Context: one part of a larger RNA, bound to proteins that are not shown
RNA sequence: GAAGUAUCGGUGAAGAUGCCGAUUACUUGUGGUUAGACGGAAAGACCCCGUGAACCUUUACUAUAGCUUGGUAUUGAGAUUUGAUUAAAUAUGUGUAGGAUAGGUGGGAGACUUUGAAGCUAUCUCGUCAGGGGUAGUGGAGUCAAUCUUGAAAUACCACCCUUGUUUAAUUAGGUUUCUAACUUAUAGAAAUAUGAGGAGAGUGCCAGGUGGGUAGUUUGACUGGGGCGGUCGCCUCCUAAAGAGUAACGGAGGUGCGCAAAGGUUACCUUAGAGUGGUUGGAAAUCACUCUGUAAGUGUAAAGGCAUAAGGUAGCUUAACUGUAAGACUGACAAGUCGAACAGAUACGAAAGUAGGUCUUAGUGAUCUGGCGGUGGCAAGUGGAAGCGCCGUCACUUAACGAAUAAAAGGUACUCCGGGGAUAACAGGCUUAUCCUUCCCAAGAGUUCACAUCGACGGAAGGGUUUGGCACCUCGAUGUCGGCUCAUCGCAUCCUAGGGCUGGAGCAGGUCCUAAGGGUAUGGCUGUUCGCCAUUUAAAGCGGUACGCGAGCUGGGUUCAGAACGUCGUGAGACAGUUUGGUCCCUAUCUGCCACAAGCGUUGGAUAUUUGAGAGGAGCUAUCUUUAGUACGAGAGGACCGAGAUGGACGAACCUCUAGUGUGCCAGUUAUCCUGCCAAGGGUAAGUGCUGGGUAGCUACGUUCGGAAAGGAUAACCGCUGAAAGCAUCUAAGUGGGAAGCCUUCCUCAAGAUGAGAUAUCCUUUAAGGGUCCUGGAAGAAUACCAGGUUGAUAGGUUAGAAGUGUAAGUAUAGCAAUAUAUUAAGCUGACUAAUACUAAUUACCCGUAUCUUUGGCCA
Numbered sequence: 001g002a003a004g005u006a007u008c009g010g011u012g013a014a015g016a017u018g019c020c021g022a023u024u025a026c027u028u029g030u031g032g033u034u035a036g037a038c039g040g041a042a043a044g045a046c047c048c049c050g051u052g053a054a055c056c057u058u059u060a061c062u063a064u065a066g067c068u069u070g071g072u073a074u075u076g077a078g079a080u081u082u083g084a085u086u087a088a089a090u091a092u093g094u095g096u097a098g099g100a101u102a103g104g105u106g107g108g109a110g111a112c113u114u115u116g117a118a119g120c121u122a123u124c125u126c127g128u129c130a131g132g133g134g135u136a137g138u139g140g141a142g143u144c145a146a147u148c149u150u151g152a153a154a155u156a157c158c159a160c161c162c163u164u165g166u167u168u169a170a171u172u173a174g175g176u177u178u179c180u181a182a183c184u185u186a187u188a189g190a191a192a193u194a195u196g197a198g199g200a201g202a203g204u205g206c207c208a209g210g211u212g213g214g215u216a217g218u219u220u221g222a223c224u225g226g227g228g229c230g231g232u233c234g235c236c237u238c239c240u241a242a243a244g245a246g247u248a249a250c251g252g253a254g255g256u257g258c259g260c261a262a263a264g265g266u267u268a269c270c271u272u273a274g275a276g277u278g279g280u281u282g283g284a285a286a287u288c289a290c291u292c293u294g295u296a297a298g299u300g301u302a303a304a305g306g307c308a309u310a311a312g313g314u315a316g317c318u319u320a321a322c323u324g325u326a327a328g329a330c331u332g333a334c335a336a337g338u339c340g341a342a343c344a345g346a347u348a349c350g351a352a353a354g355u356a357g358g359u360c361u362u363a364g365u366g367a368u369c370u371g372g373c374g375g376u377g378g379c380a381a382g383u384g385g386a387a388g389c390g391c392c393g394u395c396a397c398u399u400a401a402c403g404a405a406u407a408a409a410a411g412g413u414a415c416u417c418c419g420g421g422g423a424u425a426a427c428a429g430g431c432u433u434a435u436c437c438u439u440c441c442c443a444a445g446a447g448u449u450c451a452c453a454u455c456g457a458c459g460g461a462a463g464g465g466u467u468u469g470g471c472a473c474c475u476c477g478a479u480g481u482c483g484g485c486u487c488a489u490c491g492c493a494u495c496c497u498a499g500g501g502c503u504g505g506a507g508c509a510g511g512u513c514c515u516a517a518g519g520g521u522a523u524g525g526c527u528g529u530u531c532g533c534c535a536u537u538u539a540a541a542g543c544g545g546u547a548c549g550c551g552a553g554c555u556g557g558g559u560u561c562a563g564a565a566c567g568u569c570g571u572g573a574g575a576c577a578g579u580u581u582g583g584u585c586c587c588u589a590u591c592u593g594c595c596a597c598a599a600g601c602g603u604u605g606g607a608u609a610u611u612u613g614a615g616a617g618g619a620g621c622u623a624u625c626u627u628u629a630g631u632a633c634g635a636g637a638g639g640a641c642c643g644a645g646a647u648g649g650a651c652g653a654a655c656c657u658c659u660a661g662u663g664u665g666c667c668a669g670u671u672a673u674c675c676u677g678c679c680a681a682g683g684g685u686a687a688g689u690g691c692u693g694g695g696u697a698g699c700u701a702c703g704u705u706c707g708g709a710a711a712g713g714a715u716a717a718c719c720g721c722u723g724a725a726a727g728c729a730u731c732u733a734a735g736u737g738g739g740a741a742g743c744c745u746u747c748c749u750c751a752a753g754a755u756g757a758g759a760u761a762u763c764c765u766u767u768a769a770g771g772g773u774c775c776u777g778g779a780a781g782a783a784u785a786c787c788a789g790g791u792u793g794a795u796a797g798g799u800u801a802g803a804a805g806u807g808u809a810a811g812u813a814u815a816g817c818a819a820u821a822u823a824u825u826a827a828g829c830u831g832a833c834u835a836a837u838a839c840u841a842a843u844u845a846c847c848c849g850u851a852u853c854u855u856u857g858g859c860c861a
Stems, first nucleotide, its partner, number of pairs: 003017001006023005026600008035592003039587002047421004052417002054413004060218005066211009076179016093162001103161005110144003120137005126131001183198006221233003230250001234256006257402001258300001259359002264318007272296001274292005298307002301364001303362003322345004328339003334403001347356003370396007378389002428475001429473001430471003434468001436464006445455002482557001483555003487549001488546005495520003498515006522536005563581001565579002567576003601753001605764007615750004621649006633638001651707005659701001661699002666694005671686006712744002715742001718738004765851001770848004774790005795841003798837005804830003811824005
Other pairs, nucleotide, nucleotide, family: 002018cWW011016tWH014429cSS014430cSS015428tWS030782tWS034035cHS034589tWS037552tWH044046tWS045478cHH046476tWS047226tSS048424cWS051405tWH058060cWH058571cWS061213tHH065212tHS075200tWS075202tHH076181tWS092163cWW094127tWS094128tWS094130cWH097102tWH098100tHS098154tWS100155cWW101131cHS102151tWS108156tWS108157cWS109145tWS110156tSS112143cWW116140tSS116141tHS117139tHS117141tSS117142tSS118139tHS119138cWS125132cWW127130tWS140141cHS148154tWS150154tWH180199tWS180200tWH182199tHS183202tWS189191tHS189192tHS212214cHS219409tHS219410cWH220411cWH225250tSS240249tHS241248tHH242247tWW254302cSS255363tWS257365tWS259263tWS262264cHS262319tWW262321tHH265348tSS271310tWH272294tHS273293tWW279287cWW283285cHS283286cWH297310tWW306311tWS307310cSS320346cWH320347cWH320356cWH324357cWH326341tHS327340tHS331336tWW343357tWH350352tHS350353tHS366402cWS367399tWH368397tWH377378cHS380387tHS399404cSS406408tHS411573tWS413415cHS422426cWH424476tWS425476tWH427479cWW433434cHS433435tHS435465cWW435467cWW437466tWS442458cWW443451tSS443457tHS444456tHS447453tHS450504tWW453511tSS464493tWS472473cHS479547tWS480481cHS480585tWW482528tSS486550cWW492517tHS494496cHS494516tWS495517tWH496539cSS499717tWS505509tWS506633cSS506637tWW507632cWS507638tSS515716cSS516741tWS520540tSS521542cWH522535cWW527531tHS528557cSS537541tWH550553cHS556585tWS562583tHS564580cWW570572tHS589591cHS597783cWS602757tWS606769tSS612752tWH613754tHS614751tHS627643cWW628642cWW630639tWS631640tWH632639tHS634636tHS650708cWW656701tWH658703cWS660700cWW663697tHS663832tWS665695tHS696832cWH701702cSS710746tWS711745cWW714742cWW715740tWH716739tHS717739tHS722732tWH722734tWS723733tHS724730tWH725729tWH732734cWH753755cHS764768cSS767849tWS769849tHS780785tWS789842tWS793838tWS793842tHS794839tWH803831tHS807827tHS809827tHS816819tHS
C1' cells in the first nucleotide's frame, strides 16, 4: 500500500486479522464502548553517537579593545648636582726582617748641583700616626747610594707601568629646580584677538614591556558488555594457543624507558649448589677437607628457551663497542625490523688454525619537518667571493594518547539546538536463573525412652519466572513511566466456608498433610506511596499472572523540563537515585473485538399461532442466638460432633402497597419593578422555576417482596467389602460399594441462522391465505422493532365523573379608623392517572405474496 481484516494454543525480527494446527462464525447496516490494529499527531526532548552547533564560565590556549609604564617626534632656553667614560694633569703603594713607607717592571752606578746644595723651619695632602712626598721661609752651596748587612729582590738616576685618589678638558646619561615663546585651559568674541592661570609637563601619534573572560576565534582523545567514574594505550617473556606459523577479550602472571671502559674482544686454565661427615670461637647455616649426588648452582636485570666443549669461574694481553661493502634469506599491508657466509683496508689475541662489525639470546625506545655542532668543497640569481644550501658525521621531543592531527589548548548546559542510532542505555516483551520463592532427597538429633506427632541442622536434587540482576534480540521519522479511581478476567502454591489422614488429638481450641477455585475475601488513621504499622471489625480480611492488568476510560499526589530556596561539591558556569515549593495529561472510532437493535434472504408450496430442545448465559456467600444438652468428655475449669428452629449481614432481581427523594405539570404565600386606563383583581421579569411552603402520576432507594434450595447421578482425597499375583497378608489385578460449597442434572433467562435450519395444529391453491406501507397510539421505544387500534371503531385528543394535590377563590355582605378578620364555603383552581360518552382525528387505500424437475418406496386406481 491496498482489504471476499474472526478466536485459541503455537511459530516467527523474541507481543500475529494475513503463517501452522484446531475451534467458531448467515449477508449488510445503525446507536453505543475503546481491548487491539505495538492507533493518529510531532525525522524522541530522555540516552548515546558525530574529531556537529550555539551560548555561558574560569588561575584552558592564542589574540585583542581599553587601561598603564618607558623611549622618540610635537619640544625651547637656563642653572645646580650625582655619575659614567674619554684622555690629560697630578699625586698615591708601610707583610716580615731590614738603615726604612722596599707597589711592580726593566735600563740601571753615576746623576743632580746660584736654573738655589747640604739641609734648618713652618705648613699641607696621605699616614699603616713610624713617616714618604709637597709648598713656602733660613741657608748660599753640596748630596743619596755604588762597596752592602738583612731581605724574595736594595734604595743612585731614568722611563715603562699598574693600584689608589684629586682636578681640569668633551660627550652622555639621570636627579632637582627657573624663565614663556610652543602647547593647553578659564573669561569675553563668529573669528582674529586680549587678559589671568599653568607649562616644555600634559595631550596626541609611532616604537616597546606589562595588565587584560571587557571582547573574539577555538580546543578539551579513544578503547569501554550503554555512557560517566575507575583502569588502560609503546616494547619484552610465559600461559590461554587446540604438538609448523599466526590467532581475540576490561583473560591469567611478570618485566621495562637501563647497566658495564668491562660485566666488551681474544688466549689459556678451572667447576658449582645440596645432603652427609671431621673441625678455635662456629651456632641449622661462614671458611677448610673427604664421600655420595651430577647442574638441581651460577649466568648485571623479568620470564622463557639454552648453557659441561660450558654461554659458568679465574688470569694475561687488549679495544672488532672498526671503514667500504655484502651473495642469499627470515619476517612482513606499507613504513620498518632481523640473520648472514664472503671480499678490500687496517688492527686485537694466538705458535698457528682461526675468532672478534659490543654484551648467551629475545625488551632499555621515537618517523618527518625545524634548528645547533664538526667535516667535505657539490650547488653560488652578470663575473670573482660570500651569506645560505646540499653531502658525510652527529645533537636537541614522558611527540608515553609512544605510526607522533598545532610551535601553542580546560569545563558547563535541566535555556539548549541540529544531523542520526534500537549499531547503544532508562520503561515493558524475549533468553538465562546467580539471587529470590516453592518443594523434595539424606536423618545426626531435639522431643521422659520414641529420626520421621512436630521441628528438622550439615549437605544433596529440582521446578516456578514474581524479587534484585545478567544479555542487548524487537521498538528512539515516539511501545507514555509509579500509585489511586473505575471495570475486571484467569492460575491454585487455599485466607474463609466444604470433604478427609495422622496427632505428644480427653472436650473446646489447634498443629501437620491431602483433596477442593463454587462463592466470598472490611472500614478507617499516617504516608504520593505499592508495601508496612496502628485502630476497630469480620466466617476470612489469600498469594500471583494479565505492557509490575486497565491514562485514544479518569485523576497528576510522586517521578522526569524551564522559577525559586536550603544542605553538600566546584575558583566558577553549575551539579546532586538530597530536600522544599509552584508547574497545559490532546484526538468526532475506518477495521477487528464487545454491549444492544434492525433491514435482507434462507430453512424446497406459501403463511399464522403453540412449543421439544442441541447449545449458551445468570445464580452457587455466610453469621449470631435457641433446642438436642450444661448431657457426651473431663480432677476441675471448661465444654461438643451429628441433626433441627428462629432472626440477620452482604449481594442480586422484581416492584411502587407503605416509608423516603425528585416532581421547571399544578396550587398557595411573598419581595422588587413594569404593564393590562385606574380602584380592586391579575399578567411578564429577576439564566436553564425570583425566592419560599406543599405536591398526584412517572422514575427511584433509603422502601416493599422474593431468591442462594431439596433430591438424584457420576467422582477427587479418604474409608471399604470380597480376594489374588505372593498358601499369609493386601481397597484391585476379575468384580462390587460409600464418599465434598467441585463436575453432570435440578432453579431462572436466551435459544431451530442447531444451514443438523426440528415437531404439531389450522388457513390458502394463480395472487388466495397472510404480511407490509400510511394513520391514531401505548404497557414499548434513539431511528427501528414489538404491541393495541383504524368508522363494524374507545387508539388518542376533547368532554363528563371519580380516585387526589393545593387549602378556603372572585364577587357581595358584616365587623374594624386601618392593616385585616368572619359568613356565603371541604371554596376556587388544578386534575401527568381511572372509567364512561364517537364531538374531532384514525379514508369511498396503496404495494409485496402460492407444489420446478429427477430417482425410489408404501397406499390406493
Description
An RNA structure (23S ribosomal RNA, nucleotides 2072 to 2932) from Borreliella burgdorferi B31, in which 861 nucleotides are resolved. The entry has 54 different proteins, among them 50S ribosomal protein L27, 50S ribosomal protein L19 and 30S ribosomal protein S11. The work is reported in "The structure of a hibernating ribosome in a Lyme disease pathogen" (Sharma et al., Nat Commun, 2023). It comes from the structure "The structure of a hibernating ribosome in the Lyme disease pathogen". The reconstruction used 288,776 particles. Rfam match: Bacterial large subunit ribosomal RNA. On this family, see Yusupov et al., Science 2001: "Crystal structure of the ribosome at 5.5 A resolution". Gene Ontology terms of the family: structural constituent of ribosome and ribosome. Released in 2023, the model rests on electron microscopy data to a resolution of 2.86 angstroms.